This is an experimental structure of RNA (E site tRNA) from Homo sapiens, with 75 nucleotides shown. Released in 2025, the model rests on electron microscopy data to a resolution of 2.77 angstroms. The PDB entry is titled "In situ human unrotated hibernating without CCDC124 state 80S ribosome". The reconstruction used 103,321 particles.
C1' cells in the first nucleotide's frame, strides 16, 4: 500500500 | 429517509417495624468528522480520525 467491519444516554444494545 | 428506542447510571418521591424489591415519574445521548445525495439524513454515496481482523512488502 490492499480488502473488509465497529464507533450511538456513564456503560451494553437496537434501529426510518 | 415520513418518531432515537431498551435495559443497566444517576435522583426525587410511592411503600415497608427497619429492610428489602416493586412502581410513579425526572437526567442524558456530539445517533464518530466533513461534503455531496437530499421536500425527506445517524441512515444512501464519497472523502477525513481511531478501532479490530486478514492480506502483501527491490528504495
Nucleotide at each position: 500500500g490492499c480488502c473488509c467491519g465497529g464507533a450511538u444516554a456513564g456503560c451494553u444494545c437496537a434501529g426510518c | 429517509u415520513g418518531u432515537a428506542g431498551a435495559g443497566c447510571a444517576u435522583c426525587a418521591g410511592a411503600c415497608u417495624u427497619u429492610u428489602a424489591a416493586u412502581c410513579u415519574g425526572a437526567g442524558g445521548g456530539u445517533c464518530c468528522a466533513g461534503g455531496g445525495u437530499u421536500c425527506a439524513a445517524g441512515u444512501c454515496c464519497c472523502u477525513g480520525u481511531u478501532c479490530g481482523g486478514g492480506c502483501g512488502c527491490c528504495a
The entry has 79 different proteins, among them Small ribosomal subunit protein eS7, 40S ribosomal protein S20 and Small ribosomal subunit protein uS11. It holds a match to the Rfam family "tRNA". Its family is annotated with triplet codon-amino acid adaptor activity in the Gene Ontology.